[PDB]
Context: bound to proteins that are not shown
């Protein structure tokens, strides 16, 4: 480093409303791949 899982949010980007998804992120988290 990559996908899940957890959390998070104007950084790009997103919601007929709604970071609920879509996006992004998160060394000191968890799971496989390393």
């Nucleotide at each position: 480093g990559g996908c899940a899982c957890c959390u998070g949010a104007c950084c790009c980007c997103a919601u007929g409303c709604c970071g609920a998804a879509c996006u992004c992120a998160g060394a000191a988290g968890u799971g496989c791949c390393c």